Solved structure of RNA, 19 nucleotides shown. It comes from the structure "Crystal structure of the enterovirus 71 polymerase elongation complex (C2S6M form)". It was solved together with Genome polyprotein. Crystallisation conditions: MES, PEG 5000 monomethyl ether, glycerol. The entry is indexed under polymerase-RNA complex, elongation, translocation intermediate, TRANSFERASE-RNA complex. Method: X-ray crystallography, resolution 2.23 A. The entry became public in 2020.
Context: bound to proteins that are not shown
RNA sequence: AGGUCUCUCU
RNA sequence: AGAGAGACC
Numbered sequence: 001a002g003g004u005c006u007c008u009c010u
Numbered sequence: 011a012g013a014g015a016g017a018c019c
Base pairs, nucleotide, nucleotide: 002019003018004017005016006015007014008013009012010011
């Protein structure tokens, strides 16, 4: 260490 | 709602 999408864990 | 990851642009 910018967003979008998806997944996972309380 | 709180924590994380991956891909893409």